[PDB]
Context: bound to proteins that are not shown
RNA sequence: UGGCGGUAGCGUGC
DNA sequence: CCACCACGCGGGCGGTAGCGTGCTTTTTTCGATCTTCC
DNA sequence: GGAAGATCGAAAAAAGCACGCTACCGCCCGCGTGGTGG
Numbered sequence: 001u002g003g004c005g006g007u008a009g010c011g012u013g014c
Numbered sequence: 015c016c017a018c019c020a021c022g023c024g025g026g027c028g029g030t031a032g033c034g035t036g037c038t039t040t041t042t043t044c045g046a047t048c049t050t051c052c
Numbered sequence: 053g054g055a056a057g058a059t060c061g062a063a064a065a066a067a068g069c070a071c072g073c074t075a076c077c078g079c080c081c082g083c084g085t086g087g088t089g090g
Base pairs, nucleotide, nucleotide: 002080003079004078005077006076007075008074009073010072011071012070015090016089017088018087019086020085021084022083023082024081026033027032037068038067039066040065041064042063043062044061045060046059047058048057049056050055051054052053
Other pairs, nucleotide, nucleotide, family: 028031tHS
C1' cells in the first nucleotide's frame, strides 16, 4: 500500500 | 502590461475533414422475389 | 389481377474469446477565466 491500459514473463502430455 | 496560480463548468478531437481496414457464432431484420390466392 | 402471407438469402448487430501468478511503464480531466504579483 487504491485501481485501469499497455508490455514482457512463469506453470500448464511429457 | 505580461506571466504564473487557483477555480469552476462542460464532453470526440480537431479541424476551415476525416479517423476504420487479419473472427466466429447466433439472432434479428429487410428488400426482393414469389406465390398463392378470392 | 392486385394484395397478403412465405420465404429466402443477404446484410447488420450483439456477445464471447481458460486459470492462477510476477515485474515494469503510463495515467487517474482540462481548459478558459479571474486573481494577483512583478
Solved structure of RNA with a sequence from Escherichia coli, together with DNA, 90 nucleotides shown.
Primary citation: Zuber et al., Nat Commun (2024), "Concerted transformation of a hyper-paused transcription complex and its reinforcing protein".
The entry is indexed under transcription complex, pausing, backtracking, RfaH, TRANSCRIPTION.
Method: cryo-EM, resolution 3 angstroms. The entry became public in 2024.
The sample was in a buffer at pH 7.5.